[PDB]
18S rRNA, nucleotides 654 to 1164 from Homo sapiens: 442 nucleotides with solved positions.
NCBI's taxonomy places the organism under Eukaryota, Eumetazoa, Mammalia, Hominidae, Homo.
Rfam match: Eukaryotic small subunit ribosomal RNA. The literature on the family includes a 2002 paper in BMC Bioinformatics by Cannone et al., "The comparative RNA web (CRW) site: an online database of comparative sequence and structure information for ribosomal, intron, and other RNAs".
The structure was determined by electron microscopy at 2.9 angstroms resolution and released in 2020.
The sample was in a buffer at pH 7.5.
It comes from the structure "EDF1-ribosome complex".
Context: one part of a larger RNA, bound to proteins that are not shown
RNA sequence: AAGUUGCUGCAGUUAAAAAGCUCGUAGUUGGAUCUUGGGAGCGGGCGUCCCCGCC
RNA sequence: CUCUCGGC
RNA sequence: GGGGCCCGAAGCAUUUACUUUGAAAAAAUUAGAGUGUUCAAAGCAGGCCCGAGCCGCCUGGAUACCGCAGCUAGGAAUAAUGGAAUAGGACCGCGGUUCUAUUUUGUUGGUUUUCGGAACUGAGGCCAUGAUUAAGAGGGACGGCCGGGGGCAUUCGUAUUGCGCCGCUAGAGGUGAAAUUCUUGGACCGGCGCAAGACGGACCAGAGCGAAAGCAUUUGCCAAGAAUGUUUUCAUUAAUCAAGAACGAAAGUCGGAGGUUCGAAGACGAUCAGAUACCGUCGUAGUUCCGACCAUAAACGAUGCCGACUGGCGAUGCGGCGGCGUUAUUCCCAUGACCCGCCGGGCAGCUUCCGGGAAACCAAAGUCUUUGGGUUCCG
Numbered sequence: 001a002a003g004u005u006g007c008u009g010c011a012g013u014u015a016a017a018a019a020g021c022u023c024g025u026a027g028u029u030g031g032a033u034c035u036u037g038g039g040a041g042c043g044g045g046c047g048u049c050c051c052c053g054c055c
Numbered sequence: 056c057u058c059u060c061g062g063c
Numbered sequence: 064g065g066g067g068c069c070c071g072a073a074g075c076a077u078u079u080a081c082u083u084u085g086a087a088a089a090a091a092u093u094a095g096a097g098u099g100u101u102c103a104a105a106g107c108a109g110g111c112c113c114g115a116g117c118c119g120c121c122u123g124g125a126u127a128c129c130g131c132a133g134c135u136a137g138g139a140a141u142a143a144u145g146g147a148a149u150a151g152g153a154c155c156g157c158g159g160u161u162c163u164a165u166u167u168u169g170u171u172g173g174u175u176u177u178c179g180g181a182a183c184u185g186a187g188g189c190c191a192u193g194a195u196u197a198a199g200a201g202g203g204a205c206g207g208c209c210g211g212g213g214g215c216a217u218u219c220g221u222a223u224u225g226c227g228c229c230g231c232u233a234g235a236g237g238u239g240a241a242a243u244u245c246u247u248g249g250a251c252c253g254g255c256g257c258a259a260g261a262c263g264g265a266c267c268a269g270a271g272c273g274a275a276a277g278c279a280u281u282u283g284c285c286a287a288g289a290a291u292g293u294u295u296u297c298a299u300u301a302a303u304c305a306a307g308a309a310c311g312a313a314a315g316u317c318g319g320a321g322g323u324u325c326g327a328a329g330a331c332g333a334u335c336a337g338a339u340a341c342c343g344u345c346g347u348a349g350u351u352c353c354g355a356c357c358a359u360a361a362a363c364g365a366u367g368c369c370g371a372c373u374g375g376c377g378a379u380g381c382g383g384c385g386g387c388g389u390u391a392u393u394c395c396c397a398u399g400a401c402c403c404g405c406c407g408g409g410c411a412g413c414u415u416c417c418g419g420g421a422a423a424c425c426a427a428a429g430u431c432u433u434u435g436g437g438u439u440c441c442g
Base pairs, nucleotide, nucleotide: 003434010442012440013423014422018439020310022308023307027303028302029301032195056074057073078143079142080141081138082137083136085134093127094126097107098106109121110120111119152190154188155187157185159183162180163179200300201297202296203295205292206291209288213285214284215283216282219263220262223259224258225257226256227255228254229253230252234245235244271278272277315356316355317354318353319352320351325349329345330344331343332342367438368437369436371430372429374414375413376412379409381407382406383405384404385403386402388401389400390399391398418425419424
Other pairs, nucleotide, nucleotide, family: 011017tWS011441cWW016442cSS019439tWS021274cSS021309cWW024306tHS025305tWH026304tHS039054tWS039055cWS040054tWS041053tHS042052tHS049050tHS056076tWS060062tWS077144cWW084135cWW086133cWW095125tHS100104tWH106108cSS108122tWS112117cWW113114tHS116117cSS116118tWS139140cHS147150cHS150192tWW153189cWW156186cWW158184cWH159160cWS165178tHS166174cWS166176tWS168174tHS173174cSS177178cWS180181cSS197298tWS198299tWH207290cWW208289tWW210287cWW211270cWH212286cWW217281cWW218280cWW221261cWW222260cWW232250tHS233246tWS233247tWH233249tHS234250tWS236243tHS237242tHS238240tHS240333cWS242332cSS242343tWS249250cHS268279tWW273276tHS275310tWS311358tWS311362cWS312359tWH324350cWW326348tHS327347tWH328346tHS333341cWH335337tHS338340cHS366428cWH373427tWW377411cWW378410cWW380408cWH387402tHS415426tWH417427tHH420422tHS420423tHS424428tWS427429cHS
C1' cells in the first nucleotide's frame, strides 16, 4: 500500500457490528453577558487604509 | 500599571 | 528631609492555560552553505604568485532543527479562576492603644524625645456604596384538564366444564376418509337450576398511556405523571455516562392455595415404505393467585441519548387561543356535541431531483474528501 485500527480519517437498518430499559459516581463536555468608535505626531496612501506610539 | 528613596 | 535638566530601589490592581520572543537543549547522524575526491558515495579541506628568496600570502572548518517538562520577556482575544450579601467591604482621616531600635538635653549616671514603628480598640465621613440578565437550558410551585399508566378493594357478563331434576328419543362425536371415545344403565339435543375456576368478545382504530417489559367489565380509595397555560420562584443547579443500582414477556425453579379450559411428557387411533411427526381421542407438569428466585427474547424501528438547521400537504390525540352558524338545558351568559382556523408537545401518513445511499429505501439513514456540535456502548 491499509481511510483493512481511522487524531487527521473508517464503520454499527438490511453486509460483522446500538447494551432490554432507566438511574447513577468518577471521566468527558457545558448558554449569553464586564472596552468601543471617535483617540497623540511620526503613521502599510490626517489622506475617512493606518510600520505604529494605547490621547 | 502603581509611588516610597528620583540619586542624570 | 524639599531647584528644571531625570530615571532607579520596591511591588503588580488574581492566578493559570494559550501565543510570540530570549536564554539553555553534547558531538556524530539529518537538513543545509563553501570546496572539480579525475566524477560520485565521501572528506574537511583548500586556493594564489614566484621573472625564486616568497627567507610566504589569502581563506575555511557556517547555519538550521533539537518533541514534552523547566527558566525568561511582550500580548491579552479564547478558555478556566478570584474580590463587597449576617458587609468580618474599599478609601480618607481623628481619638483612645502595649512595648521597643535609632538624638545630639556631647564625660558617664536620669535621658526629654510626637522623636521612629508596632500593638489593639472607639467614634465617624465618603464611595452614583456593593447582587449582569432571566436561556425557544434545567429544577420547583401553581391552574384546569387528560390517559387500556401503577397498586389495593369491590361489582358485573355471557361462555366452558361438572352436577341435580324434567322431555322425547338412537345415535353422538371427530375426520380428507375413518377409528380410538360416549351411548336404551338412555348419550347428543331441548328446559329449569346450582357450583367452580378461568377470561374480559363485538365497541377496539396504523387511537392512548408507560423507561422498557407492558396496559381494556363497574365503582371506590391511594400515591404518581406527560403535555398545555403562566408578566410565579431559584438562578446554571446541566448532557452523556466505567464502577454500582431499580425494573425486566414467555418458559423454568422453590414454598403455599387452587385446579374450569387448554395442554410440553405419556398412552392410544389414524396416515405412511417407515411416522417416536403433522390429523384425531384422552391426559401429567404447567397455564391461575400469594410469597421468593432467574435476567433471558426476532426484549426489533433489526436504527444510542441530548441539541441545532433544512420542503409541502391532509388528517389524528391532548392542552390552549379565536371565529359565521347548527344543537342541548333554559329564556339569557356559561358549559357540553358539531363546524372553520391558529399555537405547542405527541403517534403516524402521503408527496417531493432537499440531500444521502451499494441499492432496497430514508425528511432522516440529510446537513460527510466542501471530511471536527457533546458524549456512551460497540465491529